Primary citation: Varani et al., Nat.Struct.Biol. (2000), "The NMR Structure of the 38kDa U1A Protein-Pie RNA Complex Reveals the Basis of Cooperativity in Regulation of Polyadenylation by Human U1A Protein". Shown are 44 nucleotides from a PDB entry: RNA with a sequence from Homo sapiens. Protein in the same entry: U1 SMALL NUCLEAR RIBONUCLEOPROTEIN A. Released in 2000, the model rests on solution-state NMR data. NCBI's taxonomy places the organism under Eukaryota, Craniata, Euarchontoglires, Hominidae, Homo. Keywords: RIBONUCLEOPROTEIN-RNA COMPLEX, POLYADENYLATION, PROTEIN PROTEIN INTERACTION, RNA PROTEIN INTERACTION.
[PDB]
Context: bound to proteins that are not shown
RNA sequence: GAGACAUUGCACCCGGAGUCUC
RNA sequence: GAGACAUUGCACCCGGAGUCUC
Numbered sequence: 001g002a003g004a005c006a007u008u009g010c011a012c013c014c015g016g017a018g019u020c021u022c
Numbered sequence: 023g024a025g026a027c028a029u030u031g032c033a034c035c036c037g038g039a040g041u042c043u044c
Base pairs, nucleotide, nucleotide: 001044002043003042004041005040013038014037015036016035018027019026020025021024022023
Other pairs, nucleotide, nucleotide, family: none
């Protein structure tokens, strides 16, 4: 990193976007 | 993962937000 199994749930919040190194 | 060094730049885009495992 990915997939399966879970939850019947008012979210639109949050973190990155230049290289180099420990 | 974080910091230093770079760029004088029309961005508001993007990715996660349930556990379990290889």